Context: bound to proteins that are not shown
DNA sequence: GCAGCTAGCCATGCACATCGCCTGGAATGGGT
DNA sequence: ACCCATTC
DNA sequence: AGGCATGGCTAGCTGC
């Protein structure tokens, strides 16, 4: 202290 | 034999906060 | 060869 | 490389 990828999250009425 | 229309080729956009956790510039070539 | 010259 | 929606546009496109 800059970009993508996931996943989860939480938005369930 | 020109113009209204009606058919394709493109351009635009599609919530919000974490939070992790990673992965992340090279590419042939070249002087000593 | 080892880290860097003109280039995708 | 399973949009869609809508638009906004461009090139035929057959009434006249």
């Nucleotide at each position: 202290u800059c970009a993508g990828g996931c996943g989860a999250u939480g938005u369930u009425u």
Method: cryo-EM, resolution 3.4 angstroms. The entry became public in 2019. An RNA structure with a sequence from Escherichia coli, together with DNA, in which 69 nucleotides are resolved. The reconstruction used 102,899 particles. Taxonomically the source falls in Escherichia (Bacteria, Pseudomonadati, Pseudomonadota, Gammaproteobacteria). Entry title: Cryo-EM structure of E. coli RNA polymerase backtracked elongation complex in swiveled state.